[PDB]
An RNA structure, in which 45 nucleotides are resolved. It holds a match to the Rfam family "transfer-messenger RNA". Rfam describes the family as follows. Bacterial tmRNA, also known as 10Sa RNA or SsrA, is named for its dual tRNA and mRNA-like properties. Its role is to liberate the mRNA from a stalled ribosome. To accomplish this part of the tmRNA is used as a reading frame that ends in a translation stop signal. The broken mRNA is replaced in the ribosome by the tmRNA and translation of the tmRNA leads to addition of a proteolysis tag to the incomplete protein enabling recognition by a protease. Its Rfam clan is "tRNA clan". Gene Ontology term of the family: RNA catabolic process. Crystallisation conditions: Isopropanol, cacodylate, ammonium acetate, magnesium acetate, calcium acetate, pH 6.8, VAPOR DIFFUSION, SITTING DROP, temperature 293K. The entry also contains SsrA-binding protein, not shown here. The work is reported in "Crystal structure of the transfer-RNA domain of transfer-messenger RNA in complex with SmpB" (Gutmann et al., Nature, 2003). It was solved by X-ray diffraction to 3.2 A. Keywords: SmpB, tmRNA, trans-translation, protein-RNA complex, RNA BINDING PROTEIN-RNA COMPLEX. The PDB entry is titled "Crystal structure of the tRNA domain of transfer-messenger RNA in complex with SmpB".

C1' cells in the first nucleotide's frame, strides 16, 4: 500500500424514466500473466 472523487470504455443494480448508484480496465518503458490485491513477484519484446 484498495483507490485517475470524476471522462471514456465494458458489465450490472433501484426508478413516477426525468434520476440514483455499483464495479472493471487505464499511469508508472510496450504488450501479457500469477494473486482476494499489485507503479515494487513471474514471462517475452
Nucleotide at each position: 500500500g484498495a483507490u485517475u472523487c470524476g471522462a471514456c470504455g465494458g458489465g450490472g443494480a433501484c426508478u413516477u424514466c426525468g434520476g440514483u448508484c455499483c464495479u472493471c480496465g487505464g499511469a508508472c518503458g510496450c504488450g501479457g500473466g500469477u494473486u482476494c490485491g499489485a507503479u515494487u513477484c513471474c514471462c517475452g519484446c